Description:
This is an experimental structure of RNA, with 175 nucleotides shown. The work is reported in "High-affinity recognition of specific tRNAs by an mRNA anticodon-binding groove" (Suddala and Zhang, Nat.Struct.Mol.Biol., 2019). Crystals were grown from: 20-25 % PEG 3350, 0.1 M Bis-Tris, pH 6.5, 0.2 M Li2SO4, 10 mM MgCl2, 1 mM Spermine. The entry is indexed under RNA, Complex. It was solved by X-ray crystallography to 2.82 angstroms. The depositors describe the entry as "Cocrystal Structure of the Nocardia farcinica ileS T-box riboswitch in complex with its cognate tRNA". Rfam match: tRNA. By type it is a transfer RNA. Rfam links the family to the GO term triplet codon-amino acid adaptor activity. Rfam's curators write: Transfer RNA (tRNA) molecules are approximately 80 nucleotides in length. Their secondary structure includes four short double-helical elements and three loops (D, anti-codon, and T loops). Further hydrogen bonds mediate the characteristic L-shaped molecular structure. tRNAs have two regions of fundamental functional importance: the anti-codon, which is responsible for specific mRNA codon recognition, and the 3' end, to which the tRNAs corresponding amino acid is attached (by aminoacyl-tRNA synthetases). tRNAs cope with the degeneracy of the genetic code in two manners: having more than one tRNA (with a specific anti-codon) for a particular amino acid; and 'wobble' base-pairing, i.e. permitting non-standard base-pairing at the 3rd anti-codon position. The literature on the family includes a 1993 paper in Trends Biochem Sci by Hou, "The tertiary structure of tRNA and the development of the genetic code". Clan: tRNA clan.
RNA sequence: GGCGACGAUCCGGCCAUCACCGGGGAGCCUUCGGAAGAACGGCGCCGCCGGAAACGGCGGCGCUCAGUAGAACCGAACGGGUGAGCCCGUCACAGCUC
RNA sequence: GGGCCUAUAGCUCAGGCGGUUAGAGCGCUUCGCUGAUAACGAAGAGGUCGGAGGUUCGAGUCCUCCUAGGCCCACCA
Numbered sequence: 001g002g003c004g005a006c007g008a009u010c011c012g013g014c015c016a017u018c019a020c021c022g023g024g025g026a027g028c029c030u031u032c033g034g035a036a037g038a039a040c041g042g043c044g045c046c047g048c049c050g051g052a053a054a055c056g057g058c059g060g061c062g063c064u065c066a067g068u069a070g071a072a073c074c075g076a077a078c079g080g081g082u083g084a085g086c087c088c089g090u091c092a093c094a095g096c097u098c
Numbered sequence: 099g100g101g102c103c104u105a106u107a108g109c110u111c112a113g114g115c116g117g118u119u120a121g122a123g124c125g126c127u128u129c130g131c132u133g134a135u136a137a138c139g140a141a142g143a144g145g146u147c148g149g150a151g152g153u154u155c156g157a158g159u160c161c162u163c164c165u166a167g168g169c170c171c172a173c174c175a
Base pairs, nucleotide, nucleotide: 001029002028003027010023011022012021013020016135017134018133030077031076032075033074034073041064042063043062044061045060046059047058048057049056050055078089079088080087083098084097085096086095099171100170101169102168103167104166105165108124109123110122111121117155126142127141128140129139130138148164149163150162151161152160
């Protein structure tokens, strides 16, 4: 600096990742730049159904949610580290190269 | 100074005795799967074989010079 009671980090539900459901309750997160790109929620308009309207449920389209989330990928750094690197990313492993 | 080796796709490498056809792994692209990325699967792109020259019907392959990297010897000491 950013995220977090509109419930984050974290644990489970299938885990590669977010999402979605459950648990718990206050802290949590290396920084950038590319490529890629959701869902939850919301709004509106259409159709279907509950006799009509209302309300509700069902399905579709468009706008938003958002170029947002987090892995993995490609890079620039900073670190794990050690003079450089592979490799790894703060549980910075393990094992190595010059 | 004198020898030997290395140089091939973006990267790591394979490439038979001059003719097979330059290929494998990761990387890229596209499509399928997926809510969507990933992995997975299937298609595809990508090469001035370090530079120049020679020989040949034909060169990554054989030969000469050159550039860069490494090893050995010699020189130096």